[PDB]
RNA sequence: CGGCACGUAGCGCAGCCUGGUAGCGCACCGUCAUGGGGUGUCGGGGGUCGGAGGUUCAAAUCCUCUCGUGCCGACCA
RNA sequence: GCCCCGUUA
Repeated sequence: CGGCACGUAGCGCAGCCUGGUAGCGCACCGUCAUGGGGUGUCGGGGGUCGGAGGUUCAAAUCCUCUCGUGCCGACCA
Repeated sequence: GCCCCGUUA
C1' cells in the first nucleotide's frame, strides 16, 4: 500500500438494526438481613461512546479524516 | 435458600 473491524466508568461488555431520546454486570461506601455473624439483597457515587470535522430535525448509532491495536492480501530506489 | 455459635461453671 487496500479492506475490515474493533476502542464505551477502576475492571468486562451491550447499544451500532434502517440515527427522535445513553445501559448493563463486576470492584468501592453504607443500609437491610440473622439473636449474632458469614452467605445473600438493596441505594449512591464512577462513564457521556478513542480524538477532530461534517449529514441531520436530535450523531454515537450515518459519513470523512485521524490516533492506537489486530486479521487477510499485496509490495524488485 | 444456606454454614456456624469460645472454655468453665

This is an experimental structure of RNA (tRNA^ProL (GGG); mRNA) from Escherichia coli, with 86 nucleotides shown. Among the 48 different proteins in the entry, which are not shown, are 50S ribosomal protein L21, 50S ribosomal protein L19 and 50S ribosomal protein L24. An Rfam search finds the family "tRNA" in it. For this family Rfam cites "The tertiary structure of tRNA and the development of the genetic code" (Hou, Trends Biochem Sci, 1993). It is annotated as a transfer RNA. Lineage of the source: Bacteria > Pseudomonadota > Gammaproteobacteria > Enterobacterales > Escherichia. The structure was determined by electron microscopy at 2.9 A resolution and released in 2025. Kimbrough et al. published it in Nat Commun in 2025: "An RNA modification prevents extended codon-anticodon interactions from facilitating +1 frameshifting". The sample was in a buffer at pH 7.6. It comes from the structure "E. coli 70S ribosome with unmodified P/E-tRNAPro(GGG) bound to slippery P-site CCC-C codon".